[PDB]
RNA sequence: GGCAGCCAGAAGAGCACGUAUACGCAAGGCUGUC
Ligand code: GTP
Numbered sequence: 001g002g003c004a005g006c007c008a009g010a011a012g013a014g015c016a017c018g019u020a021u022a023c024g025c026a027a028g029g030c031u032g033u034c
Base pairs, nucleotide, nucleotide: 001034002033003032004031005030006029007028012023014025015024
Other pairs, nucleotide, nucleotide, family: 008027tWW011024tWH012016cWS018020cWS
C1' cells in the first nucleotide's frame, strides 16, 4: 500500500443514474492475501 468479502440499500447537496418488484460507484472499520 492494492485487491476480495461484509457493515450497506445503510446513504445519495461525495459522484452517477432517475421516479422505481428500484438501483450502483468512490471513502472508512474488520479479516484474509501479496
Ligand atoms: P414514489 O411515488 O415512487 O416517488 O414514492 P416512492 O416511495 O417510490 O418514493 P421514495 O420514498 O422511494 O423516494 C424516492 C427515493 O429516491 C428515496 O427514498 C431515495 O432512496 C432515492 N434517492 C434519493 N436521492 C437519490 C439520488 O440522487 N439518486 C438515486 N438513484 N436515488 C436517490
An RNA structure (GTP Class II RNA (34-MER)), in which 34 nucleotides are resolved. It was solved by solution-state NMR. It is bound to GUANOSINE-5'-TRIPHOSPHATE (GTP). The PDB entry is titled "Solution NMR structure of the GTP binding Class II RNA aptamer-ligand-complex containing a protonated adenine nucleotide with a highly shifted pKa". The 2017 paper behind the entry is "A Stably Protonated Adenine Nucleotide with a Highly Shifted pKa Value Stabilizes the Tertiary Structure of a GTP-Binding RNA Aptamer". The entry is an ensemble of 10 models.